[PDB]
């Protein structure tokens, strides 16, 4: 470098809610 | 808007692949 997974923050997409 | 759910990408840590 391809290409995928796990956890984890931020995108937007939807619904729950304060 | 904020929180939590799932779904998309994103960026991180960790790991498989060719």
């Nucleotide at each position: 470098c391809u290409g995928c997974u796990g956890c984890u923050g931020c995108u937007g997409c939807u619904g729950c809610u304060g």